[PDB]
RNA sequence: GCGUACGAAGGUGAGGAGAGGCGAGGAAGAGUACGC
Numbered sequence: 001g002c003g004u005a006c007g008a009a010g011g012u013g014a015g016g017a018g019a020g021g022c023g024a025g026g027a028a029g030a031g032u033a034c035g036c
Stems, first nucleotide, its partner, number of pairs: 001036006
Other pairs, nucleotide, nucleotide, family: 007009tHS007030tHS010014tHS010015cWH010025cWH011016cWH011026cWH013018cWH013029cWH015020cWH016020cWH016021cWH018023cWH020024tHS020025cWH021026cWH023029cWH
């Protein structure tokens, strides 16, 4: 990174370098588990 399971809980972009928020919602997007 992908898949899967539980959970209200997403992306270094599966849409916006903001044609939407420097967060009017999620602080790489609450976390954990197993497999590749």